[PDB]
Background
Solved structure of RNA with a sequence from Saccharolobus islandicus M.16.4, together with DNA, 43 nucleotides shown. Method: cryo-electron microscopy, resolution 3 A. The entry became public in 2025. Primary citation: Dai et al., Nucleic Acids Res. (2025), "Structural and mechanistic insights into the activation of a short prokaryotic argonaute system from archaeon Sulfolobus islandicus". Entry title: Cryo-EM structure of a short prokaryotic Argonaute system from archaeon Suldolobus islandicus. The reconstruction used 388,934 particles.

Context: bound to proteins that are not shown
RNA sequence: UCAAAGCUUAGAUACCCUGGA
DNA sequence: CTCCAGGGTATCTAAGCTTTGA
Numbered sequence: 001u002c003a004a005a006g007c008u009u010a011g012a013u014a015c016c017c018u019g020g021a
Numbered sequence: 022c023t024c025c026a027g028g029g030t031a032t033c034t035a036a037g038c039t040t041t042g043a
Stems, first nucleotide, its partner, number of pairs: 002042020
C1' cells in the first nucleotide's frame, strides 16, 4: 500500500515457575 | 542480585486470503 471487516497461519511478548551459566 | 533456554495459558503483531463499501 483508496479503506475497512473476519478468517487462518507463523513467530513473538506478558504472567507465574524450573535449569544452567 | 542478571540474563537465556525451557512449560502452560493467554494475548499481540504481521502475513496471506476472502468479502465489503452502488